This is an experimental structure of RNA (16S rRNA, nucleotides 921 to 1534) from Escherichia coli K-12, with 614 nucleotides shown. It was solved by cryo-electron microscopy to 1.87 A. An Rfam search finds the family "Bacterial small subunit ribosomal RNA" in it. Its Rfam clan is "SSU clan". Gene Ontology terms of the family: ribosome and structural constituent of ribosome. For this family Rfam cites "The comparative RNA web (CRW) site: an online database of comparative sequence and structure information for ribosomal, intron, and other RNAs" (Cannone et al., BMC Bioinformatics, 2002). Rfam 15.1 lists 42,628 matches to the family in 10,626 species. The sample was in a buffer at pH 7.5. Keywords: RIBOSOME, fusidic acid, EF-G, antibiotic, FusB. Among the 50 different proteins in the entry, which are not shown, are 50S ribosomal protein L6, 30S ribosomal protein S15 and 30S ribosomal protein S2. Gonzalez-Lopez et al. published it in Nat Commun in 2025: "Structural mechanism of FusB-mediated rescue from fusidic acid inhibition of protein synthesis".

Context: one part of a larger RNA, bound to proteins that are not shown
């Protein structure tokens, strides 16, 4: 800066509250997942995948699966050859397709030709719903039609930022006003458009009949141009007016008048960005693969399977109803390979003939609920219409697998739904029918259109979700966030350890080679001296002192190892919890002291490095 919070504040929305009706239980349509298949083709997966691509799978479609086939080739452009193209038919094939027949041979034409368009034959190439949407365009969903998102100068900060855009009021709204170190702008908001709701002008049929003549009683028909309505142009709402009340404000509230009132009422319209959101199968696009195949042709099969799970619908479970008669009252759209009337024919779905009508004319075309009358009497019923046999109808080459309708029989579940869940604030929910896109045929599903018509909103205590302002963070793919110990398992260093080997070394002895000194049992001597016997002196050898080697005892130091034991640390997406980080959901954390699988609880005291205060 952000995000978040079981922190604050202030707003708000079917958030809640008040109500109305569903969903979940059935039957049965769809679509998902799973299973199952040869193959059940691919995509979409919380809200924001699941009646979603697909606005319509019998063939086709199509992308799968089985089998048949082809290989410059189903689909291009270029060469060369040869055949106008092309049209009618035979046989074999499931058909692709192949082998054949028979017709036709033209357009241009410098009687050179050419292109038309079929063949053949290379080879450059064609093909690819084949991968990568985590490479991408383009489109789309979303939060959210939510009120926000932001630049440029200035100006504060060392900076990432900030301020502008916060404040006071005030609104649906960063809507508007007042304030302000801001001044300004842009995307949003609003307005501009569509529709609707009143009126006026113009036009007058295929639409209209109010006054008129007539009438076959139908605007029919002469008329009319009033009306309704069709559609082009205008007109009107501006908070403009009045009162109050607010900051002498913006705006609020009430009121008049008006069809309309304060955004009349729907709808288009979707801000920078989020989600590597969806789509390479609409297309288109790097890259990457196939390339006699991942390409292409055909024919049958699937896509529709069924022990089960779910999502969204239809139809019910009745009498506020069924059923039978008879009778009111609409909007909106559609049509030429097309809507198709009338009459005839079938019970009937439909058939047969056939008119209008490229439609304010003709057709589809019946509004239905609804009313009036009469029956059914609370029954699994004269509810409910599933499921099955029988017989049929369109459509289509073909409805076996696998439409769709329609007739007769048939008569399932279901008695109003567990836990739990959706929608909805006015012509709305409910509930009735009506059309239309796709489409030969083929909606309970999408789109769209009218009738008929409600409850409720006391309000904001609480649950959810969004927006502003502040506050706390240890958060930053951001609370789905970060994070803590035990414990299990794997390796690493390292402490402790019965003790075990070396190393080095203190103290207490003990020893004692040689040499040196001191002494002298002996033993011997050139030099000197001598009384000639001797003597002095020296050497040897003995001792002693002192010491090298060596020995013993005891410690001390260091190294190195040692069952098994403590805690560290690292490593898987183990196993239990959730202690902290926000008030971390009991504020944390220091000392200490007890406790307890663990993070950690508790108990004095002590800190703030706690949030909260309206």
């Nucleotide at each position: 800066u952000g995000a978040c919070g079981g922190g604050g504040g202030c707003c708000c929305g079917c958030a809640c509250a008040a109500g109305c009706g569903g969903u979940g239980g059935a039957g049965c349509a769809u679509g998902u997942g799973g299973u199952u298949u040869a193959a059940u083709u691919c995509g979409a997966u919380g809200c924001a995948a699941c009646g979603c691509g697909a606005a319509g799978a019998a063939c086709c479609u199509u992308a799968c699966c089985u089998g048949g086939u082809c290989u410059u080739g189903a689909c291009a452009u270029c060469c060369a050859c040869g055949g106008a193209a092309g049209u009618u038919u035979u046989c074999a094939g499931a058909g692709a397709u192949g082998a054949g027949a028979a017709u036709g041979u033209g357009c241009c034409u410098u009687c050179g030709g050419g292109a038309a368009c079929c063949g053949u034959g290379a080879g450059a190439c064609a093909g690819g719903u084949g991968c990568u949407g985590c490479a991408u365009g383009g489109c789309u969903g979303u939060c959210g039609u939510c009120a926000g998102c932001u630049c440029g100068u200035g100006u504060u900060g060392u900076g990432a930022a900030a301020u502008g855009u916060u404040g006071g009021g005030u609104u649906a709204a960063g809507u508007c006003c007042c304030g302000c170190a801001a001044c300004g702008a842009g995307c949003g908001c609003a307005a501009c458009c569509c529709u609707u709701a009143u009126c006026c002008u113009u036009u007058g049929u295929u639409g209209c009949c109010a006054g008129c003549g007539g009438u076959c009683c139908g605007g029919c028909c002469g008329g009319g141009a009033a009306c309704u309505c069709a559609a082009a142009g205008g007109a009107g709402a501006c908070u403009g007016c009045c009162a109050g009340u607010g900051a002498u404000a913006a705006a609020c509230u009430g009121g008049a008048g008006g069809a309309a009132g304060g955004u009349g009422g729907g709808g288009a319209u979707g801000a920078c960005g989020u989600c590597a959101a969806g789509u390479c199968a609409u297309c288109a696009u790097g890259g990457c693969c196939c390339u006699u195949a991942c390409g292409a042709c055909c024919a049958g099969g699937g896509c529709u399977a069924c022990a089960c799970a779910c999502g969204u619908g239809c139809u019910a479970c009745a009498a506020u109803g069924g059923c039978g008669c008879a009778u009111a009252c609409a909007a909106a759209g559609a049509g030429a390979a097309g809507c198709g009337a009338c009459c005839u024919c079938g019970c009937g779905a439909g058939a047969g003939c056939a008119a209008g009508c490229g439609g304010a004319c003709c057709u589809c075309a019946u509004a239905a609920a609804g009313u009036g009358c009469g029956u059914c009497g609370u029954a699994g019923u004269c509810c409910g219409g599933a499921u099955u046999g029988g017989a049929g109808u369109c459509u289509g080459c073909a409805a076996c697998u696998c439409g769709a309708c329609u007739c007769c029989a048939u008569g399932a579940a279901g008695u109003c739904g567990g836990a739990a869940u959706c929608g909805c604030u006015a012509g709305u929910a409910a509930u009735c029918g009506u059309g239309g896109a796709u489409c030969a045929g083929a909606a309970u599903g999408c789109c769209a259109c009218g009738g008929u018509g409600a409850a409720u909103a006391c309000g904001u205590u609480c649950c959810c979700g969004g927006g502003c302002c502040u506050u706390g963070u240890a958060c930053a793919c951001a609370c789905c966030g970060c994070c803590c110990g035990u414990c299990a398992c794997a390796c690493c260093a390292u402490g402790g350890g019965a003790g075990u080997g070396g190393g080095u070394u203190g103290c207490a002895a003990a020893a004692g080679a040689a040499g040196u000194a001191g002494g002298u049992a002996g033993c011997u001597u050139a030099a000197c001296c001598u009384u000639c016997g001797g003597g002095a002196g020296g050497g040897c050898g003995c001792u002693u002192a002192c010491c090298a080697c060596u020995u013993u005892g005891u410690g001390a130091u260091u190294c190195a190892u040692g069952a098994c034991u403590g805690g560290g640390g690292u490593g898987a997406a183990g196993u239990c919890g959730u202690a902290a980080c926000a008030a971390g959901g009991u504020a944390a954390c220091c000392g200490u002291a007890g406790g307890g699988g663990a993070a950690c609880c508790u108990g004095c005291g002590g800190u703030u490095g706690g949030a909260u205060c309206a």